An RNA structure (CRISPR RNA; Target RNA) with a sequence from Lactococcus lactis subsp. lactis, in which 66 nucleotides are resolved. NCBI's taxonomy places the organism under Bacteria, Bacilli, Streptococcaceae, Lactococcus, Lactococcus lactis. Released in 2024, the model rests on cryo-EM data to a resolution of 2.79 angstroms. The depositors describe the entry as "Cryo-EM structure of the active Lactococcus lactis Csm bound to target in pre-cleavage stage". Goswami et al. published it in Nucleic Acids Res. in 2024: "Molecular basis for cA6 synthesis by a type III-A CRISPR-Cas enzyme and its conversion to cA4 production". The entry is indexed under Type III-A CRISPR-Cas, Csm, Cyclic Oligoadenylate synthesis, RNA BINDING PROTEIN-RNA complex. Among the 5 different proteins in the entry, which are not shown, are CRISPR-associated protein Csm4, CRISPR system Cms endoribonuclease Csm3, CRISPR system Cms protein Csm2 and CRISPR system Cms protein Csm5. Ions in the entry include magnesium.

[PDB]
Context: bound to proteins that are not shown
């Protein structure tokens, strides 16, 4: 000879279910084997 | 023993673009 002492804010629990990276688009446009060999 | 061997534009354009649902419940003083 502390309003003390001793005391886990701790235990269970899926950031997880459903979803077409899909739709429309033409690789098109324009372009003589001549010329005196 | 000729004479060019490919050149010149368009190279992505528009549409949608994250929506529903759930969303701390239980035990203890």
């Nucleotide at each position: 000879a502390c309003g003390a002492g001793a005391a886990c804010g701790c235990a269970g629990c899926a950031c997880c279910a459903g979803c077409u990276g899909u739709c429309c688009a033409a690789c098109c446009u324009g372009a003589a084997g001549a010329a005196g060999a | 023993c000729u004479u060019c061997u490919u050149c010149a534009g368009g190279u992505u354009g528009g549409a949608c673009a994250g929506c529903u649902g759930g969303u701390g419940c239980u035990g203890c003083c």